[PDB]
This is an experimental structure of RNA (23S rRNA, nucleotides 1377 to 2241) from Mycolicibacterium smegmatis, with 864 nucleotides shown. The entry has 33 different proteins, among them 50S ribosomal protein L13, 50S ribosomal protein L32 and 50S ribosomal protein L5. Lineage of the source: Bacteria > Actinomycetes > Mycobacteriales > Mycobacterium > Mycobacterium (subgen. Mycolicibacterium). Entry title: M. tuberculosis ribosomal RNA methyltransferase TlyA bound to M. smegmatis 50S ribosomal subunit. The sample was in a buffer at pH 7. It holds a match to the Rfam family "Bacterial large subunit ribosomal RNA". The literature on the family includes a 2001 paper in Science by Yusupov et al., "Crystal structure of the ribosome at 5.5 A resolution". The family has 102 seed sequences and 51,934 matches in Rfam 15.1. Gene Ontology terms of the family: ribosome and structural constituent of ribosome. The family is grouped with related families in Rfam's "LSU clan". Laughlin et al. published it in Proc.Natl.Acad.Sci.USA in 2022: "50S subunit recognition and modification by the Mycobacterium tuberculosis ribosomal RNA methyltransferase TlyA".

Context: one part of a larger RNA, bound to proteins that are not shown
RNA sequence: AUGAGUAGCGAUUAGGCAAGUGAGAACCUUGCCCGCCGAAAGACCAAGGGUUCCUGGGCCAGGCCAGUCCGCCCAGGGUGAGUCGGGACCUAAGGCGAGGCCGACAGGCGUAGUCGAUGGACAACGGGUUGAUAUUCCCGUACCCGUGUAUGUGCGUCCAUGAUGAAUCAGCGGUACUAACCAUCCAAAACCACCGUGACCGCACCUUUCGGGGUGUGGCGUUGGUGGGGCUGCAUGGGACCUUCGUUGGUAGUAGUCAAGCGAUGGGGUGACGCAGGAAGGUAGCCGUACCGGUCAGUGGUAAUACCGGGGUAAGCCUGUAGGGAGUCAGAUAGGUAAAUCCGUCUGGCAUAUAUCCUGAGAGGUGAUGCAUAGCCGAGUGAGGCGAAUUCGGUGAUCCUAUGCUGCCGAGAAAAGCCUCUAGCGAGGACAUACACGGCCCGUACCCCAAACCAACACAGGUGGUCAGGUAGAGAAUACUAAGGCGUACGAGUGAACUAUGGUUAAGGAACUCGGCAAAAUGCCCCCGUAACUUCGGGAGAAGGGGGACCCACAUGGCGUGUAAGCCUUUACGGCCCAAGCGUGAGUGGGUGGCACAAACCAGUGAGAAGCGACUGUUUACUAAAAACACAGGUCCGUGCGAAGUCGCAAGACGAUGUAUACGGACUGACGCCUGCCCGGUGCUGGAAGGUUAAGAGGACCCGUUAACUCCCUUUGGGGGUGAAGCGGAGAAUUUAAGCCCCAGUAAACGGCGGUGGUAACUAUAA
RNA sequence: CAUCCUAAGGUAGCGAAAUUCCUUGUCGGGUAAGUUCCGACCUGCACGAAUGGCGUAACGACUUCUCAACUGUCUCAACCAUAGACUCGGCGAAAUU
Repeated sequence: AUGAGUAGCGAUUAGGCAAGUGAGAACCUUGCCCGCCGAAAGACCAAGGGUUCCUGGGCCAGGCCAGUCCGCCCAGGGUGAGUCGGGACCUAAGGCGAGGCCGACAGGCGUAGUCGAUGGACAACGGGUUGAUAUUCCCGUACCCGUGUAUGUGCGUCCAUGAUGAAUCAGCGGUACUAACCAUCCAAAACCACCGUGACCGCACCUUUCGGGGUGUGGCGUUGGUGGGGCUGCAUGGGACCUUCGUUGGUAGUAGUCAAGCGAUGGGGUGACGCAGGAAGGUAGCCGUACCGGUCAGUGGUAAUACCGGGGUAAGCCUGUAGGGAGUCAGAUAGGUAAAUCCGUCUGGCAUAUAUCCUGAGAGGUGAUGCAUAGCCGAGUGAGGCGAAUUCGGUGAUCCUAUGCUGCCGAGAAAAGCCUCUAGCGAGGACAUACACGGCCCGUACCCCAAACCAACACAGGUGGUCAGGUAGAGAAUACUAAGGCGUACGAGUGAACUAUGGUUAAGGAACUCGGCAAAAUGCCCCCGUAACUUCGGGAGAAGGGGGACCCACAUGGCGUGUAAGCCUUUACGGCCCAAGCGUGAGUGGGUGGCACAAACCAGUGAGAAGCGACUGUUUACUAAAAACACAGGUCCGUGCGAAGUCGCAAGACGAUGUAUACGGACUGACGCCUGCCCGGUGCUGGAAGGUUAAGAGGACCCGUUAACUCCCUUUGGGGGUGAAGCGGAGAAUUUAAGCCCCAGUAAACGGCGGUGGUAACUAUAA
Repeated sequence: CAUCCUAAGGUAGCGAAAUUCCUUGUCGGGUAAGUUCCGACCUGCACGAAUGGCGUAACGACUUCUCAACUGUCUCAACCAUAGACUCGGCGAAAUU
């Protein structure tokens, strides 16, 4: 090029007009409408992207059309932290891993360690500001780590002051690891008696007299088994000769130690943990209201009587409520690597303490004479200035107290941090005041359910977390809405067939079809009432029947809440009770309206049998969701412990920080009644008298080579036969394992389960 | 009933079965009309006891049969709207050949 100027131009929201800009406007800007979302199609992030953000400019390419516009092109600008999110803090799964062990080498694991958040620890909140950042900048008020200076209390090294516990001299009483000693468990070397021989034989002897063989006692002899005896020999526990530990008359609390402060890298406590389920007390939020400011929306009524809008404000610092938790004091004591005054343990004295301590929502004050706000203004591009009232209630959380409380079994991280004790360091040091300072590195713009990420695309798909207005409503469903955000990127027309998606349909009602496929239908709340069957839980929302609207009255009722008034007392951030105020169902009787009262949207069809699988679950991403897999229950087999099994060449690891009531493998598959026969085949397990069999030991016998001879037969040789030793080659007997043959058991091991000849009740129905 | 052969000769239960070729087996039910279905019969081609056998309440987007209700599934189709198709303007492909 052909198809062909053809299909398509990417959802289920939808646009219109007036004006402006500009060469050009359906698409851009502005206004006014209309519509869609609104548990989002709004707000904020993580991951990912990477400048897409803002301003100015542009209009060739991109945009499924045009484009003055743009997430596109160009240039400049923009991201401010002690407190946010990370690092400088800590560890989990895991990663790497000094030495290390393992491995021919390459390498595999791994200790100490060191990284590694999705977790633990740790100090900031409200408002304002830019075109673009904001717990970061500024304003107001905070909090957390360090640092220097000056002053104040004020313990102290020195003095000095206390507490102080001792020791030696020697008099001693047991407590001793130390013989010898005793009891306990076991058998050193060991006999007896009962009962048998592993094989030989003498046997009570039997069977066709004796074929084969064998029930049974005995000696040579033990596969030898069992019950007896105490010294004895080993080990285990015990007091004691042995030592040591405690006691005191005097000398000798003489000498030494403790009594400021910091204190571990060590000890300890905490950190520190599951799931479900309330109830109670709160606050946010929302809904009304006192009070405040305003409107008149060209309609029949409505001037305040109606309508519209306000009816705000954080951390922090005080106070310590509801809730929740918790004994206290002293003595002794290696158990905690050493020491502990800390922790554990054991003892003892007190009252169950509205005490006390800790914690802790919230109320209240302060923060806040500040900040913000409905409005009001001159007065416009709009910069700016001023600014009222803020009081009571109702409702109410999926948020807080709460890392609570109560139940439950499936039995629920670590480390730092913090606190504490001593080891130790120590002459200074602790708390406070005031002033002056240091607070590091990385991210921070923008998108973020999306035309900015994953999807080749400005793609109907995918993507973790937080926030959760109103009215109906059980609800985060659904309908409509607020704030906020969109109308999302081809349009304009047009009653063709046909396709798609919705709607309605006379009479009939499954007659359709492989099949009621698809549609239609039931659908909510409250009362009444419910079957066979059952494992007694269920089946069950079985099935089935009646009501549901609005107004009024009972009713200034009942109920929740709760102010005043009052009552009561530990006296207060008290409790009780309640007019009012507010909120709120249920019925009962009467009336009223319609075709219809769960009026829309939302929202079970029911019943009867059979097969399979018991059940909830899982599965062929992308034609199979099932009866298939799994399962709780059953059995069988293996495994005695760095088990067996598995991953590895090994070391090593899982199994398992488990130990046969455990672990692995195989089949079966809740429950109930049961599970027949066959062990010949093949496996598994066990056994041994024989047959057979490797390597290895054995080297009889044979062969090669030739020192020697010994002969001829021809002569200075050369062939015949024998041939020792040595070295070589083939090598038999003999001996020797497992396996196999062999013999046993085993089927919830893999596997198997017959006929014939002729027969009667009325043919039978095979026994 | 007597006898041949083996390792032993189907036990219980179930059975035209997710299993039966023959087969649309036979009888009853159900329909106006029943090759499916349900209950049985046994001639089990070619069930059978943890590759479990036979039942079983509850459960199932399982397979099968039936009734009620309900309906455009059907007799037998008609009409309405929207998205395309169709016309106008813009951009503008494809497999194929």